Context: bound to proteins that are not shown
RNA sequence: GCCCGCAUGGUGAAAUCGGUAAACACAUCGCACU
RNA sequence: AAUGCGCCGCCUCUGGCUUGCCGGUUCAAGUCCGGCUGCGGGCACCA
Numbered sequence: 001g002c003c004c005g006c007a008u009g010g011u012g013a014a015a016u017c018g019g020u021a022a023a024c025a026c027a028u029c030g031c032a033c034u
Numbered sequence: 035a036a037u038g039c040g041c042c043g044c045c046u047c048u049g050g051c052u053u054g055c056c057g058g059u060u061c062a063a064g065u066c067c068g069g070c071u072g073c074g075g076g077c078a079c080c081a
Stems, first nucleotide, its partner, number of pairs: 001077002004074004010026003019061001029040004043051003054070005
C1' cells in the first nucleotide's frame, strides 16, 4: 500500500430499541460495631 | 481483623460541563451517518 475492528472516571467496566452516562465491582479514604 | 454502611469524573460550583477530535442526522446521540486522530488486528516484492 490494501481490508477490518476499537476508544467511557484512579482501575476493571455498565448502558436490548437512540431516551437520567458511569450501573456493578476493585483500589484508596471515611463512618459504625475491638 | 471480620462484618455492615458512606464519599468516590470535571469546572470559574445558587450554576455549568463530561463517553479521544470536528461536523451531520434527530424532539433526543456513548449509541446512527460523514471526516479526522490514536491504538489493535488482518493480507501483501499481490502484478